[PDB]
RNA sequence: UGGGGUAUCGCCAAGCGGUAAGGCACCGGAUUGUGAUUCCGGCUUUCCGAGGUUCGAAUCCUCGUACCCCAGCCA
Numbered sequence: 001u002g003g004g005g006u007a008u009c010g011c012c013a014a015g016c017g018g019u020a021a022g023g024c025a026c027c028g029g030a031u032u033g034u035g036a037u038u039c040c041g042g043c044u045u046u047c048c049g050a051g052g053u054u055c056g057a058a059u060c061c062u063c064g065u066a067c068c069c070c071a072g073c074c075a
Stems, first nucleotide, its partner, number of pairs: 001071004012023001026042003049063002
């Protein structure tokens, strides 16, 4: 300086125009000499957020934000 990529539950993160999926985290409970690993249940929701599209949009188009890469110059 171009163009990508994302950021969603608390941690990382799945992700079709009709819907929020998991592990982990912590909590209750069973077993535990004790102890990981266990075994159930939850725990968490303006999905960045402002417009328009649409009968409705996390999930698709413009726009604004943060950070992540690439490439690129530097009088």
An RNA structure (tRNA-Gln) from Escherichia coli, in which 75 nucleotides are resolved. The 2010 paper behind the entry is "The structures of the anti-tuberculosis antibiotics viomycin and capreomycin bound to the 70S ribosome". It comes from the structure "The structures of viomycin bound to the 70S ribosome". An Rfam search finds the family "tRNA" in it. For this family Rfam cites "The tertiary structure of tRNA and the development of the genetic code" (Hou, Trends Biochem Sci, 1993). It is annotated as a transfer RNA. About the family: Transfer RNA (tRNA) molecules are approximately 80 nucleotides in length. Their secondary structure includes four short double-helical elements and three loops (D, anti-codon, and T loops). Further hydrogen bonds mediate the characteristic L-shaped molecular structure. tRNAs have two regions of fundamental functional importance: the anti-codon, which is responsible for specific mRNA codon recognition, and the 3' end, to which the tRNAs corresponding amino acid is attached (by aminoacyl-tRNA synthetases). tRNAs cope with the degeneracy of the genetic code in two manners: having more than one tRNA (with a specific anti-codon) for a particular amino acid; and 'wobble' base-pairing, i.e. permitting non-standard base-pairing at the 3rd anti-codon position. NCBI's taxonomy places the organism under Bacteria, Gammaproteobacteria, Enterobacterales, Escherichia, Escherichia coli. Crystallisation conditions: 0.1-0.2 M Arginine-HCL, 0.1 M Tris pH 7.6, 2.5% Peg 20K, 7-12% MPD, 0.5 mM BME, vapor diffusion, temperature 292K. The structure was determined by X-ray diffraction at 3 angstrom resolution and released in 2014.